Overview
An RNA structure from a metagenome, in which 125 nucleotides are resolved. The reconstruction used 229,218 particles. The depositors describe the entry as "Cryo-EM structure of the Cas9d-sgRNA complex". Yang et al. published it in Nat Commun in 2025: "Insights into the compact CRISPR-Cas9d system".
Context: bound to proteins that are not shown
RNA sequence: CGCUUCGCGUUACAGUUAAGGCUCU
RNA sequence: AGAGCCUUAAUUGUAAAACGCCUAUACAGUGAAGGGAUAUACGCUUGGGUUUGUCCAGCCUGAGCCUCUAUGCC
RNA sequence: GGCGCCUUCAUCGUGGGUUAGGACAU
Numbered sequence: 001c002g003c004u005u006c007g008c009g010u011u012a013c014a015g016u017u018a019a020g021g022c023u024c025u
Numbered sequence: 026a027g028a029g030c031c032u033u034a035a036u037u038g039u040a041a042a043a044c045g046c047c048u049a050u051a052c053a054g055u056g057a058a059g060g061g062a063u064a065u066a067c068g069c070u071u072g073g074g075u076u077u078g079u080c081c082a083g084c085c086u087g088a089g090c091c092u093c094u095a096u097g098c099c
Numbered sequence: 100g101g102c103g104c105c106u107u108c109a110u111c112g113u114g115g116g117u118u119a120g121g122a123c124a125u
Base pairs, nucleotide, nucleotide: 010041011040012039013038014037015036016035017034018033019032020031021030022029023028024027045117046116047115048114051113052112058106059104070088071087072086073085074084075083078123079122080121081120099100
Other pairs, nucleotide, nucleotide, family: 009042cWW025026tWW043118tHS052114cSS055110cWW056108tWS060103cWW066068tHS066094cWW068093cWS076082tWH097101cWW
C1' cells in the first nucleotide's frame, strides 16, 4: 500500500419543459 | 394562427462504466436450531484466484493454525 | 440480546472475486 458507502459527474436509451430557428400550410 | 424537426440548457426514469481471467466443489436470499473474548478472523504459516513472459503489491478466499494483530452496533 | 460466522431441507435459485499498479525481459 488498504475497507466502505454517500454522492457528484460521464455515456446510451426513453420521455417532459424552456428558448432560438428551418420546412409545410 | 397551427404542425413537424434542428440546436442548446434544465428535469425525470433505466442501464453501463474495463476488456478479460477465475469461480458451478462457487455465490446471494429465505426459515430454523449452534458458537460468540476456552466463537471467529481484516491477525500468523502455507497455498488458490486476479496472474500474465515471469515475479510480486493490494483485494478476495481454502485449510488446521491462536504466537502476534482486535473487536464492528444498540 | 440486535452484525458477521458453523452446519443444515427447499437453494426453485445463479450468483461471486479481481481488474490496467511495482520491477525484469521482450